[PDB]
């Protein structure tokens, strides 16, 4: 750096929301093992970032 | 706004059924990473995993 891995509509308010409110939905890596989003494991890890400190 | 550095940075099966055995199947329960933008697990961009370079 590229790839892969998954899913929302409806109604309401508003200038603006698939983000708020109402309702009903849907998704969820890899390894272990009686089939895992929730246990165990990598992992006292990694990380998109968010704080603070110092200096120019 | 640039360099240097410290700290931070993921939550959740209660209660049941079946069975030798399942928090994995079945009833039911519960949870929601980072940035963006009118406040987001489902939109836009991105991260952990695996893969190629």
């Nucleotide at each position: 750096g590229c790839u892969u891995u998954g899913a929302u509509u409806u109604g309401g308010u508003g200038a603006a929301a698939u983000u708020c409110c109402a309702a009903a939905a849907c998704c969820g890596a890899c390894a272990g093992u009686a089939g895992a989003g929730u246990c165990u494991g990598g992992a006292u890890g990694a990380g998109a970032g968010a704080a603070g400190a110092u200096u120019c | 706004g640039g360099a240097u550095c410290u700290u931070c940075g993921g939550g959740g099966c209660a209660g049941g059924g079946u069975g030798a055995a399942a928090u994995u199947c079945c009833c039911g329960a519960c949870c929601g990473g980072u940035g963006g933008u009118a406040u987001a697990g489902u939109c836009c961009a991105c991260g952990a995993a695996a893969g190629c370079u």